[PDB]
Solved structure of RNA, 25 nucleotides shown. On the sample the depositors note: Derived from Satellite Tobacco Ringspot Virus. Keywords: HAIRPIN RIBOZYME, ALL-RNA, COBALT HEXAAMINE, MUTATION, LOW SALT, S-TURN, E-LOOP, RIBOSE ZIPPER, CATALYTIC RNA, RNA. It comes from the structure "The Structure of a minimal all-RNA Hairpin Ribozyme with the mutant G8U at the cleavage site". The structure was determined by X-ray diffraction at 2.38 A resolution and released in 2006. The work is reported in "Water in the Active Site of an All-RNA Hairpin Ribozyme and Effects of Gua8 Base Variants on the Geometry of Phosphoryl Transfer" (Salter et al., Biochemistry, 2006).

RNA sequence: UCCCAGUCCACCG
RNA sequence: CGGUGAUAAGGG
Repeated sequence: UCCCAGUCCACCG
Repeated sequence: CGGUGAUAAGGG
RNA backbone atom coordinates (compact mmCIF):
# COMPACT_ATOMS: atom_id res chain seq x y z
O5' U A 1 -1.30 2.82 2.27
C5' U A 1 -0.67 3.31 1.08
C4' U A 1 -0.67 2.26 0.00
C3' U A 1 -1.90 1.37 0.00
O3' U A 1 -2.96 1.99 -0.69
C1' U A 1 0.00 0.00 0.00
P C A 2 -4.44 1.88 -0.10
O5' C A 2 -4.75 0.32 -0.16
C5' C A 2 -4.77 -0.34 -1.41
C4' C A 2 -4.88 -1.83 -1.23
C3' C A 2 -6.07 -2.30 -0.43
O3' C A 2 -7.26 -2.37 -1.19
C1' C A 2 -4.15 -3.38 0.36
P C A 3 -8.67 -2.17 -0.45
O5' C A 3 -8.89 -3.57 0.26
C5' C A 3 -8.86 -4.75 -0.51
C4' C A 3 -9.17 -5.92 0.37
C3' C A 3 -10.34 -5.70 1.31
O3' C A 3 -11.59 -5.97 0.67
C1' C A 3 -8.52 -6.59 2.51
P C A 4 -12.93 -5.28 1.22
O5' C A 4 -13.04 -5.81 2.72
C5' C A 4 -13.94 -6.87 3.01
C4' C A 4 -13.82 -7.30 4.43
C3' C A 4 -14.65 -6.45 5.37
O3' C A 4 -15.96 -6.98 5.37
C1' C A 4 -12.50 -6.76 6.28
P A A 5 -17.20 -6.04 5.00
O5' A A 5 -17.51 -5.28 6.36
C5' A A 5 -17.55 -5.97 7.61
C4' A A 5 -17.19 -5.03 8.73
C3' A A 5 -17.95 -3.71 8.71
O3' A A 5 -19.11 -3.87 9.53
C1' A A 5 -15.63 -3.32 8.98
P G A 6 -20.50 -3.22 9.10
O5' G A 6 -21.37 -3.21 10.45
C5' G A 6 -21.31 -2.12 11.38
C4' G A 6 -21.93 -2.51 12.71
C3' G A 6 -21.45 -1.60 13.86
O3' G A 6 -22.64 -0.90 14.20
C1' G A 6 -21.50 -3.87 14.49
P U A 7 -22.92 0.59 13.73
O5' U A 7 -22.18 1.46 14.83
C5' U A 7 -22.51 1.29 16.20
C4' U A 7 -21.63 2.16 17.04
C3' U A 7 -21.56 3.59 16.56
O3' U A 7 -22.64 4.35 17.06
C1' U A 7 -19.38 2.79 16.92
P C A 8 -23.24 5.54 16.17
O5' C A 8 -22.02 6.56 16.05
C5' C A 8 -21.53 7.22 17.20
C4' C A 8 -20.39 8.12 16.83
C3' C A 8 -20.66 8.98 15.60
O3' C A 8 -21.40 10.14 15.91
C1' C A 8 -18.56 7.94 15.38
P C A 9 -22.31 10.81 14.78
O5' C A 9 -21.25 11.16 13.64
C5' C A 9 -20.23 12.13 13.88
C4' C A 9 -19.52 12.45 12.58
C3' C A 9 -20.43 12.70 11.39
O3' C A 9 -20.95 14.02 11.33
C1' C A 9 -18.74 11.18 10.77
P A A 10 -22.33 14.30 10.56
O5' A A 10 -21.96 14.04 9.03
C5' A A 10 -21.06 14.91 8.34
C4' A A 10 -20.96 14.51 6.89
C3' A A 10 -22.29 14.31 6.18
O3' A A 10 -22.87 15.52 5.72
C1' A A 10 -20.89 12.48 5.71
P C A 11 -24.46 15.60 5.50
O5' C A 11 -24.71 14.73 4.19
C5' C A 11 -24.28 15.20 2.93
C4' C A 11 -24.57 14.18 1.87
C3' C A 11 -26.02 13.72 1.81
O3' C A 11 -26.87 14.58 1.08
C1' C A 11 -24.62 11.83 1.80
P C A 12 -28.46 14.44 1.25
O5' C A 12 -28.80 13.01 0.62
C5' C A 12 -28.64 12.79 -0.77
C4' C A 12 -29.20 11.44 -1.16
C3' C A 12 -30.61 11.16 -0.68
O3' C A 12 -31.61 11.71 -1.51
C1' C A 12 -29.25 9.30 -0.19
P G A 13 -33.05 12.00 -0.89
O5' G A 13 -33.73 10.57 -0.78
C5' G A 13 -34.07 9.84 -1.94
C4' G A 13 -34.65 8.51 -1.55
C3' G A 13 -35.83 8.59 -0.60
O3' G A 13 -37.07 8.89 -1.23
C1' G A 13 -34.29 7.03 0.22
O5' C B 1 -32.99 0.61 12.03
C5' C B 1 -33.77 -0.57 11.85
C4' C B 1 -34.50 -0.59 10.53
C3' C B 1 -33.59 -0.67 9.31
O3' C B 1 -33.19 -2.00 9.01
C1' C B 1 -35.16 1.04 8.97
P G B 2 -31.72 -2.26 8.42
O5' G B 2 -31.80 -1.74 6.92
C5' G B 2 -32.49 -2.51 5.93
C4' G B 2 -32.49 -1.78 4.61
C3' G B 2 -31.12 -1.39 4.08
O3' G B 2 -30.43 -2.44 3.43
C1' G B 2 -32.54 0.47 3.95
P G B 3 -28.84 -2.36 3.30
O5' G B 3 -28.61 -1.09 2.36
C5' G B 3 -29.11 -1.10 1.04
C4' G B 3 -28.62 0.09 0.27
C3' G B 3 -27.15 0.42 0.47
O3' G B 3 -26.27 -0.39 -0.29
C1' G B 3 -28.41 2.39 0.67
P U B 4 -24.78 -0.64 0.24
O5' U B 4 -24.02 0.73 -0.07
C5' U B 4 -24.06 1.28 -1.37
C4' U B 4 -23.63 2.72 -1.34
C3' U B 4 -22.28 2.95 -0.69
O3' U B 4 -21.22 2.72 -1.61
C1' U B 4 -23.82 4.49 0.20
P G B 5 -19.78 2.29 -1.05
O5' G B 5 -19.10 3.67 -0.66
C5' G B 5 -19.01 4.70 -1.63
C4' G B 5 -18.58 5.97 -0.98
C3' G B 5 -17.42 5.80 -0.03
O3' G B 5 -16.20 5.78 -0.72
C1' G B 5 -19.08 7.07 1.02
P A B 6 -15.01 4.90 -0.14
O5' A B 6 -14.52 5.74 1.11
C5' A B 6 -14.10 7.09 0.94
C4' A B 6 -13.93 7.75 2.29
C3' A B 6 -13.07 6.99 3.28
O3' A B 6 -11.68 7.22 3.09
C1' A B 6 -15.08 7.64 4.33
P U B 7 -10.63 6.22 3.78
O5' U B 7 -11.20 6.12 5.25
C5' U B 7 -10.40 5.69 6.34
C4' U B 7 -10.98 6.26 7.60
C3' U B 7 -10.69 5.50 8.87
O3' U B 7 -9.44 5.85 9.40
C1' U B 7 -13.00 5.94 8.73
P A B 8 -8.56 4.70 10.08
O5' A B 8 -9.08 4.69 11.58
C5' A B 8 -9.18 5.90 12.32
C4' A B 8 -9.88 5.63 13.62
C3' A B 8 -9.39 4.40 14.33
O3' A B 8 -8.24 4.70 15.10
C1' A B 8 -11.74 4.38 14.28
P A B 9 -7.02 3.67 15.13
O5' A B 9 -7.57 2.46 15.99
C5' A B 9 -7.84 2.63 17.37
C4' A B 9 -8.53 1.41 17.90
C3' A B 9 -7.90 0.09 17.51
O3' A B 9 -6.85 -0.25 18.39
C1' A B 9 -10.22 -0.01 17.12
P G B 10 -5.63 -1.12 17.86
O5' G B 10 -6.30 -2.50 17.47
C5' G B 10 -6.81 -3.35 18.48
C4' G B 10 -7.53 -4.52 17.87
C3' G B 10 -6.74 -5.29 16.83
O3' G B 10 -5.86 -6.23 17.41
C1' G B 10 -8.85 -4.81 15.96
P G B 11 -4.57 -6.68 16.59
O5' G B 11 -5.15 -7.68 15.51
C5' G B 11 -5.83 -8.85 15.94
C4' G B 11 -6.44 -9.56 14.77
C3' G B 11 -5.50 -9.78 13.60
O3' G B 11 -4.69 -10.92 13.79
C1' G B 11 -7.50 -8.89 12.82
P G B 12 -3.26 -10.99 13.07
O5' G B 12 -3.64 -11.13 11.52
C5' G B 12 -4.39 -12.25 11.08
C4' G B 12 -4.76 -12.12 9.62
C3' G B 12 -3.59 -11.92 8.67
O3' G B 12 -2.90 -13.12 8.34
C1' G B 12 -5.27 -10.36 8.18